Source information: Shown are 82 nucleotides from a PDB entry: RNA (mRNA with 15 nt long spacer), together with DNA. Released in 2020, the model rests on electron microscopy data to a resolution of 3.7 A. The depositors describe the entry as "Escherichia coli transcription-translation complex A1 (TTC-A1) containing an 15 nt long mRNA spacer, NusG, and fMet-tRNAs at E-site and P-site". The 2020 paper behind the entry is "Structural basis of transcription-translation coupling".
Context: bound to proteins that are not shown
RNA sequence: AUGUUUUUUUUUUUUUUUGAUUUGGUGAGAGG
DNA sequence: CCCTGTCTGGCGTCCTCTCACCTATGA
DNA sequence: TCATATTA
DNA sequence: TTACGCCAGACAGGG
Numbered sequence: 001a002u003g004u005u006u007u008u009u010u011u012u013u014u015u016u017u018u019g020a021u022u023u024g025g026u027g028a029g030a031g032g
Numbered sequence: 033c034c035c036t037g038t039c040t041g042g043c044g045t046c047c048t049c050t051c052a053c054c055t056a057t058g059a
Numbered sequence: 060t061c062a063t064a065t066t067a
Numbered sequence: 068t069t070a071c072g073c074c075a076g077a078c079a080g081g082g
Base pairs, nucleotide, nucleotide: 025054028050029049030048031047032046033082034081035080036079037078038077039076040075041074042073043072044071056063057062058061059060
Other pairs, nucleotide, nucleotide, family: 003005tSS016017cWS019020cHS024054cWW026052cWW027052cWW038076cWW
């Protein structure tokens, strides 16, 4: 006084919304 | 033809709770 | 299983 | 299978 002086793939996709929690006649018996 | 038995339909209390039980057929 | 249709 | 009790309302029968 000086730096392209050991690079190699060791890699880019979510949740989304949009809706609900479900049971008819017949006949018998009890309470008031 | 106006009374009349007779027959046919149409009522018959609200509220609640528990339980069980539900068409046969058939080549 | 998949149409058949009402009494002592 | 039948086993209510009125009570209106309509209907064939007869003096």